Overview:
This is an experimental structure of RNA (sgRNA) from an uncultured archaeon, together with DNA, with 114 nucleotides shown. Protein in the same entry: Cas12c2. It was solved by cryo-electron microscopy to 2.7 A. The sample was in a buffer at pH 8. The depositors describe the entry as "Cryo-EM structure of the Cas12c2-sgRNA-target DNA ternary complex".

Context: bound to proteins that are not shown
DNA sequence: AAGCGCACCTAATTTCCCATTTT
DNA sequence: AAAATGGG
C1' cells in the first nucleotide's frame, strides 16, 4: 500500500524458468 | 530497460475441487 | 442451507 | 468496526555411509 | 508404577567428498 | 589413463 475472507485433513487438478552475460 | 544464454530436478506451498470431521447461525 | 467475525 | 491474514523473482534444498545413545509405541506379568 | 519382549522415530559422531608426476 | 606418493 491497496488487496482477501469458517476452520482442519486426505485425494484430485493446476501454477512454480526464480539463475547468468553484455550494454 | 534490451538482446542473448539457461529446460526447469528435490521438498514445502500457493491456486481451484472432491469427501469426512469440528465451530457458529 | 449459510459463514472473516 | 474489526481483527486474520497474504504482499520477496512463493520459500528451502551437503551429500552419502557406518555407528551410538536415547525417546516412544503395543504385549504379558508382579 | 515398574520390570521385560517385540517394533519405530531422532539426535549425535565420524569420516570421506586430493594434487602432482610418472610411467 | 593408470598408477604413485608429496605435503600437510
Nucleotide at each position: 500500500u491497496a488487496c482477501c475472507a469458517c476452520c482442519c485433513g486426505u485425494g484430485c487438478a493446476u501454477u512454480u524458468c526464480u539463475g547468468g552475460a553484455u550494454c | 530497460g534490451a538482446u542473448c544464454c539457461g529446460u526447469a530436478c528435490c521438498u514445502c506451498a500457493a491456486u481451484g475441487u472432491c469427501c469426512g470431521g469440528g465451530c457458529g447461525c | 442451507g449459510c459463514g472473516a467475525c | 468496526g474489526u481483527u486474520g491474514g497474504g504482499u520477496u523473482u512463493g520459500a528451502g534444498g551437503g551429500g552419502a555411509a557406518a555407528u551410538u545413545a536415547g525417546g516412544u509405541g503395543c504385549g504379558c506379568u508382579u